An RNA: 65 nucleotides with solved positions. The 2025 paper behind the entry is "Structure-based insights into the ligand specificity tuning of 2'-dG-III riboswitch". Bound small molecules: guanosine (GMP). The PDB entry is titled "Crystal structure of 2'-dG-III riboswitch with Guanosine, manganese saok". The structure was determined by X-ray crystallography at 1.97 angstrom resolution and released in 2025.
Order: sequence, then C1' cells, then structure tokens
RNA sequence: GGCGUAUAUCCUUAAUGAUAUGGUUUAAGGGCAAUACAUAGAAACCACAAAUUUCUUACUGCGUC
Repeated sequence: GGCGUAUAUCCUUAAUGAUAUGGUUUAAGGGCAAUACAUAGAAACCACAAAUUUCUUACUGCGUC
C1' cells in the first nucleotide's frame, strides 16, 4: 500500500449559535481493548420557529496479503 473487519464519520445528553445567502461551535457519557469519530462534496427538510434528515468521503486497531 490492497482487501476485509471492529464502528454504523454512529447514539444520547448539557450547553452554544444562526435562520431558508441560515442550519454553527463545544463538552460528557454510550458505542465493552487503547485511540479516532477529521475534511470535503451531493441531496432532503424547517418560514421567522425550534429542531433537523439522508448518501458518499476518514483515522486507528485487528485479520489477511
């Protein structure tokens, strides 16, 4: 380096922040080793309102080569 696998770039909670030119930022716990849970792109959905949804794309371990 390739392929597979653990984990599903995942779930919950406490804040934080903006409004269809927006949908932000952080932290704790769970995801029974550790560690990571970046980035980027595409779509959905929500009319002054709080809450988002889906798909593709990591890193590390472990197996295999």